[PDB]
RNA sequence: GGCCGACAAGAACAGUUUCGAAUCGGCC
Numbered sequence: 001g002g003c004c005g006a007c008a009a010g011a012a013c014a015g016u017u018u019c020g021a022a023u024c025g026g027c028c
Stems, first nucleotide, its partner, number of pairs: 001028006010019003
Other pairs, nucleotide, nucleotide, family: 007022cWW008021cWW009020cWW
């Protein structure tokens, strides 16, 4: 540097889904 997972918050009409941001963990 890349990938994956988790938690909280925000935005979108709702926070069900998606996107952005932050933190932690794992893998390469």
Shown are 28 nucleotides from a PDB entry: RNA with a sequence from Dengue virus 1. Released in 2022, the model rests on solution NMR data. The 2022 paper behind the entry is "Structure of the dengue virus RNA promoter". The entry is indexed under flavivirus, 5' UTR, SLA, viral replication, NS5 promoter, RNA, Structural Genomics, Seattle Structural Genomics Center for Infectious Disease, SSGCID. Taxonomically the source falls in Dengue virus (Viruses, Riboviria, Euflavivirus, Orthoflavivirus denguei). The entry is an ensemble of 10 models. The depositors describe the entry as "DENV1 SLA top stemloop RNA (DenvTSL)".